[PDB]
Molecule: G20A mutant c-di-GMP Riboswitch
RNA sequence: GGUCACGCACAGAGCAAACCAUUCGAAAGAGUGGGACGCAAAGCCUCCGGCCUAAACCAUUGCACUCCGGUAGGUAGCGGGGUUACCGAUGG
Ligand code: C2E
Numbered sequence: 001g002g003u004c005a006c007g008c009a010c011a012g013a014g015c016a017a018a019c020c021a022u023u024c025g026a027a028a029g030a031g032u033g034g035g036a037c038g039c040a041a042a043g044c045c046u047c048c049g050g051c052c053u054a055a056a057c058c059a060u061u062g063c064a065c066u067c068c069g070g071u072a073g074g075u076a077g078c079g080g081g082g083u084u085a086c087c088g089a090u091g092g
Base pairs, nucleotide, nucleotide: 004092006088007087014039015038019034020033021032022031023030024029037077043083044082045081047080048079049078050075051074052073053072054071057070058069
C1' cells in the first nucleotide's frame, strides 16, 4: 500500500426533513426550485418483513368495535439484505 471490517477524529466534499412555490398523480407519494431537521453511505437497488394509498381491472353479500382480498403504485429519510464509495485518529 491492498482487502475486510470500524467511526474517537482530521481534512476536503456530499445529501436535504419540515414548510413554501410549481409540475405530475385518483391518492399515498414523486420531480423541480427555494429552504435545512438531520444524515458516516440520508449513494444506488423493493429480493424479504413492516407501514402508507386505493382510482381502475379482477375477486367479494361479508356481523364488526386488534388488524386482514387479489392486483397496482409508494416509502431506500422504517428495518433486513444486495451493491458502490470519500477520509484514515503514530487509527483496527
Ligand atoms: P458521525 O457520528 O457518522 O461521525 C462523526 C465524525 O466522524 C464526522 O464528522 C467525521 O469527521 C468522522 N467520520 C465518521 N465516519 C466517517 C466516514 O465514513 N468518512 C469520513 N470522511 N469521516 C467520517 P463530520 O463534520 O464529517 O460529520 C458530522 C456528522 O454529520 C456525522 O456524524 C454524520 O452523521 C453526518 N455526516 C456528514 N457527512 C456525511 C455523509 O457524507 N454521509 C453521511 N451518511 N453522514 C454524514